[PDB]
Parts: sequence; structure tokens; C1' cells
RNA sequence: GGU
RNA sequence: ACAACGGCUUCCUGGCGUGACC
RNA sequence: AUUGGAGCA
Repeated sequence: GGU
Repeated sequence: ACAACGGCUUCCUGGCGUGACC
Repeated sequence: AUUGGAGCA
């Protein structure tokens, strides 16, 4: 970072 | 993902907070 | 300014  | 939160709720919308996996 | 909807009252 996503879910 | 669970989940504080209604006078009340095996429904709807929202998701404080707490965790998980990638 | 999430403090609700639907339903009971």
C1' cells in the first nucleotide's frame, strides 16, 4: 500500500 | 473481518474501535 | 455536521  | 453507536429489531444505510490476510 | 432508514409504539 491493497483487501 | 468482527464491531461502539436506536426506546426497541435475525431487515437497510453508515462504521467509532479492535483484529486478520495479502 | 453518521446520531439515521424501514417497522412497533
Primary citation: Huang et al., Nucleic Acids Res. (2020), "Crystal structure and ligand-induced folding of the SAM/SAH riboswitch". Shown are 34 nucleotides from a PDB entry: RNA (Chains: A,C,F,I,M,O; Chains: B,D,G,J,N,P) with a sequence from Roseobacter sp. The organism belongs to Roseobacter, within Bacteria. Bound small molecules: 5-BROMOCYTIDINE 5'-(DIHYDROGEN PHOSPHATE) (CBV) and adenosine monophosphate (AMP). Crystals were grown from: 0.01 M Magnesium Sulfate, 0.05 M Sodium Cacodylate pH 6.0, 1.8 M Lithium Sulfate monohydrate. Method: X-ray crystallography, resolution 2.5 A. The entry became public in 2020. The depositors describe the entry as "Crystal structure of the SAM-SAH riboswitch with AMP".